Notes
The RNA (23S RIBOSOMAL RNA) from Haloarcula marismortui has 496 modelled nucleotides. The depositors describe the entry as "LARGE RIBOSOMAL SUBUNIT COMPLEXED WITH A 13 BP MINIHELIX-PUROMYCIN COMPOUND". Method: X-ray crystallography, resolution 3 angstrom. The entry became public in 2000. Crystallisation conditions: PEG 6000, KCl, NH4Cl, potassium acetate, MgCl2, CdCl2, Tris-MES. Complex was obtained by crystal soaking in 0.1 mM minihelix-Puromycin, pH 5.8, Back-extraction, vapor diffusion, temperature 292K. It holds a match to the Rfam family "Archaeal large subunit ribosomal RNA". The family has 91 seed sequences and 2,955 matches in Rfam 15.1. Keywords: ribosome assembly, RNA-RNA, ribozyme, A-site, ribosome. The work is reported in "The structural basis of ribosome activity in peptide bond synthesis" (Nissen et al., Science, 2000).
RNA sequence: UUCCAGUGCGGAGUCUGGAGACACCCAGGGGGAAGCGAAGACCCUAUGGAGCUUUACUGCAGGCUGUCGCUGAG
RNA sequence: GACUCUCACUCCGGGAGGAGGACACCGAUAGCCGGGCAGUUUGACUGGGGCGGUACGCGCUCGAAAAGAUAUCGAGCGCGCCCUAUGGCUAUCUCAGCCGGG
RNA sequence: GACCCGGCGAAGAGUGCAAGAGCAAAAGAUAGCUUGACAGUGUUCUUCCCAACGAGGAACGCUGACGCGAAAGCGUGGUCUAGCGAACCAAUUAGCCUGCUUGAUGCGGGCAAUUGAUGACAGAAAAGCUACCCUAGGGAUAACAGAGUCGUCACUCGCAAGAGCACAUAUCGACCGAGUGGCUUGCUACCUCGAUGUCGGUUCCCUCCAUCCUGCCCGUGCAGAAGCGGGCAAGGGUGAGGUUGUUCGCCUAUUAAAGGAGGUCGUGAGCUGGGUUUAGACCGUCGUGAGACAGGUCGGCUGCUAUCUACUGGGUGUGU
Numbered sequence: 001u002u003c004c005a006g007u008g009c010g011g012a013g014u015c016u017g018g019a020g021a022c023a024c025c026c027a028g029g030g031g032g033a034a035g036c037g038a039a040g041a042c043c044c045u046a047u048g049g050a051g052c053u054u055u056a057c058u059g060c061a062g063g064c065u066g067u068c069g070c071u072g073a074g
Numbered sequence: 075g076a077c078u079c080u081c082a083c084u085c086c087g088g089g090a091g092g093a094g095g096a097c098a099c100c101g102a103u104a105g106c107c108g109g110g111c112a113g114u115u116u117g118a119c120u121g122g123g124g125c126g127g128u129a130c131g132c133g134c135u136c137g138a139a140a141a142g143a144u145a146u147c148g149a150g151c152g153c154g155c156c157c158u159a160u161g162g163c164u165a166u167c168u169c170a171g172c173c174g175g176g
Numbered sequence: 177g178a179c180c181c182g183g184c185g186a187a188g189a190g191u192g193c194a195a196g197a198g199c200a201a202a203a204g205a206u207a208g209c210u211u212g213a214c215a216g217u218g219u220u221c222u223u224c225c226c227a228a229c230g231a232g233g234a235a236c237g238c239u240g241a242c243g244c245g246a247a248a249g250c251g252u253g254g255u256c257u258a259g260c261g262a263a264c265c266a267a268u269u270a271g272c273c274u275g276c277u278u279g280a281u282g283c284g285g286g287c288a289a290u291u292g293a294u295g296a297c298a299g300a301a302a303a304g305c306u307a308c309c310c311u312a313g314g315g316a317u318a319a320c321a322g323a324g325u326c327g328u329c330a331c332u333c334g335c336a337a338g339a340g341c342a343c344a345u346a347u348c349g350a351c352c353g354a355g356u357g358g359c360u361u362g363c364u365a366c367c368u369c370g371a372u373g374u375c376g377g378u379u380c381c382c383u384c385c386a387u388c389c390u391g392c393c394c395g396u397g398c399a400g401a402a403g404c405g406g407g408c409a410a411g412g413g414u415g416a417g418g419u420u421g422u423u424c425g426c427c428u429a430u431u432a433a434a435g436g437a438g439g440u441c442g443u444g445a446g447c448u449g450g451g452u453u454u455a456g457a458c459c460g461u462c463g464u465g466a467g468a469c470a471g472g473u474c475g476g477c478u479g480c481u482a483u484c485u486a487c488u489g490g491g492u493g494u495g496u
Base pairs, nucleotide, nucleotide: 002019003018004017005016006015022493023492024491025490026489027488028487031485032484033483036479044313045312046311048310049309050306051305052304053303056114057113058112059111060110062107063106064105065104066103067102068101069100072079073078074077083094084093085092086091117130119127126147131153132152133151134150135149136148154297155192156254157253161210162209163208164207165206166205167204169188171184172183173182174181175180176179190199191198193259195257196256197255214240215239216238217237218236219235220234221233222232242251243250244249265292266291267290268289269288271287272286273285274284275283322366323364324363325362327361329357330356331355332354333353334352338348339347374451375450376448377447378446380442381439382438383437384436385435388413389412390411391408392407393406394405395404396403416428417427418426456474457473460469461468462467
C1' cells in the first nucleotide's frame, strides 16, 4: 500500500471474507477518490418575491360630460 | 327652452382698438370611460405536480379481521329536496301472487 | 289482464327518494275527523368510539295549550339512518330596557327570536404569463442513474393441434402451461437536489454467450455441389461507404462472416459537441393578452498547476 467479491440508506481505500503487499524517489497519461470548481439554473413543495398581461379583485391618474363659484344687463 | 347685450374674464394688436363673452380658463363636486399607473389575490387534496378527478359537507352495504374504532384517486350507490298530506288520530280492514266460478 | 264470489297465501305487496334495516286485528289499504309540522324550557346521546370541539340531528321528559279515542293512549312531522350554515349587518315578531343637566318630539342603542350566505360546506371580497428571472429549502417529491420489480421486452422449456404428397417431431409449429435474463418499456420513490454532467459519436481497455464466421460434430425432406436445422465451443475475427444528431434503421459494393450484449444506457479532471437543453428570432397551431406546444426552424460558451490511490516505465536504499 490496495485489489476481487460481499454487505450496507440499494454507487465503500477505512465494514465482512479472501487475495495481494519491503520502504523511498523521478517521469507520464489522467481509471478511481459517487475527486474539484458553485447552499441545483430542471420539479416539488412556501397560505416566498419580482416582471408580464388581461373583459381577475380593489383603487389611482387622465379624458368626456352635468352642476356650483368666478358671474354681469334685457 | 329658445334669445340679445356688456362691464368681469380670455385671446389678437405697439397702440387705437379688434374677436370672443357669462361661455371659456381656473377652483369644487357628480356620472361615464379608464392596466396609462399602484397594491394585491389567483386555495387544498392528488402514488411528483398539471389534465382528469372528489375519496373538499353528508347517508347506506361491503372492504372492516362476529364488541367498539379503522385507511387508500378502495367496490356498489345515493343527499343537498319533495309532501297540508305523502303530517296527526280513530274507525274499518289485509296485501303480493296464484287456482277455480262469472 | 276491468270488476264480482270462493279458496290458497307470515308477507315476495305497500310504506315519497340510495342502500340496509322495521312493520300484518300494522307502521300497510280504505273512510272519516284533525292541524302535535304547536309555544316555552330541559335531560341525554350523537356530531367528536375511546377522548376536549361548534352548528346541526336524534332519543326522552316537564310546563302550557290542543286533537282524536269508550279508555288506557297516541301525536314533540312523514318507520329508522341524508335533505345542512358562525360572527358582523339588514328585515321581521312581542313586551320591555336605554341615549351624556332637564322635559316634549324625532331619530338612535339593547335583551329573546325568525328569515337572508359563505357547497374549498367550524365560513378571505380574489385571474393569469415568465424560458428575463430571483430567494428560501427539499431526494419529505419527478427527470438520467441505481436500486427493487418484471406486466412489457428478449430468450428458453413442457404438451404437441396442426402442415409438411403419406408421414406431428427434415423443417414450420398454434392453443395452453412452466420458466430464465435484467438490453427495451412501464411501475415504485429506497439512495443523490450545500448538484454523481444528458443523447449520439469517437478513442482506448476488459468481459458475457442466447455462436454471425472459423474448428470438431449430429439430423436431413442428406446423390453431388449448394443448403436447411441442431450440438460442443468465446481462441481469433466480425471490415468500408451513401442518406439521418440519431440509438435504430434503410440502402450499395466487397466479405469466411461482415453476431448480439455488459462494464454509471464503460469512456467530457480524454476529445467532439448533431440532438437534446437557457437568453435572440421566424412559421404553423392555440390564446383577448402576456404564452404554450419530446411540433418543427436559423444562431447560440465546454473551467482546474494531481494531494492520495491505480497503472506504464525509470532510479535510491534495506533484507536474504